Background:
Solved structure of RNA, 36 nucleotides shown. The 2018 paper behind the entry is "Crystal Structures of the Mango-II RNA Aptamer Reveal Heterogeneous Fluorophore Binding and Guide Engineering of Variants with Improved Selectivity and Brightness". Sample source: RNA was in vitro transcribed. The structure was determined by X-ray crystallography at 3 angstrom resolution and released in 2018. Entry title: Crystal Structure of the Mango-II Fluorescent Aptamer Bound to TO3-Biotin. Crystals were grown from: 0.1 M HEPES pH 7.5, 2.45 M Ammonium Formate, 12.5% glycerol, 3% sorbitol.

[PDB]
RNA sequence: GCGUACGAAGGAGAGGAGAGGAAGAGGAGAGUACGC
Ligand code: EKM
Numbered sequence: 001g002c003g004u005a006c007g008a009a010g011g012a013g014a015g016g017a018g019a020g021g022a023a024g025a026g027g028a029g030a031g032u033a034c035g036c
Stems, first nucleotide, its partner, number of pairs: 001036006
C1' cells in the first nucleotide's frame, strides 16, 4: 500500500490544490485484528 473483519467513523485525493467547509460550517480522516 491492498484486501478482509468488527465499528457511526472516507479518498495523502476512490470527487474538489478546494467549482463546499482549512486544524473544517461533518471526519488530525477513531481504533483494533487477520491475510498479502
Ligand atoms: C489536491 C490532493 C490530495 C490531498 C490529500 C490529503 C488529504 C488529507 C488527512 C488527514 C488528517 C487531516 C486532513 C487530511 C486533508 C489534498 C488534501 C487537501 C487539499 C487538497 C488535496 N489534494 N487531509 S489526509